Keywords: Complex, RIG-I, capped RNA, self versus non-self, innate immunity, hydrolase-rna complex. Solved structure of RNA, 23 nucleotides shown. It comes from the structure "Crystal structure of RIG-I helicase-RD in complex with 24-mer 5' triphosphate hairpin RNA". The structure was determined by X-ray diffraction at 3.1 angstrom resolution and released in 2016. The work is reported in "Structural basis for m7G recognition and 2'-O-methyl discrimination in capped RNAs by the innate immune receptor RIG-I" (Devarkar et al., Proc.Natl.Acad.Sci.USA, 2016). Ions in the entry include zinc and magnesium.
Context: bound to proteins that are not shown
RNA sequence: AAUAUAAUAGUGAUAUUAUAUUC
Numbered sequence: 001a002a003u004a005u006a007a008u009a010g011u012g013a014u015a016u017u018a019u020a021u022u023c
Base pairs, nucleotide, nucleotide: 001022002021003020004019005018006017007016008015009014
Other pairs, nucleotide, nucleotide, family: 010012tHS010013tHS
C1' cells in the first nucleotide's frame, strides 16, 4: 500500500474495529 473474512451502526454504497494475507 492493496486484498479477503468476521463483528458492529446505516435501507444501501459504505464506515469503524478485529483477524489474516499479499506486493